[PDB]
RNA sequence: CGCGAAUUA
RNA sequence: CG
RNA sequence: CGCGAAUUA
RNA sequence: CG
Numbered sequence: 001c002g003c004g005a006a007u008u009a
Numbered sequence: 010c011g
Numbered sequence: 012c013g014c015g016a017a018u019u020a
Numbered sequence: 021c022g
Stems, first nucleotide, its partner, number of pairs: 001022002005019001008016001010013002
Other pairs, nucleotide, nucleotide, family: 004020cWW009015cWW
C1' cells in the first nucleotide's frame, strides 16, 4: 500500500 | 452521510 | 442496509 | 491475510 471482516463517528 |  | 474515512486484528 |  491492497483486500475482505467487525466496531465507531 | 445516504 | 449502502457509501467513503480513521483505527484495530 | 496479501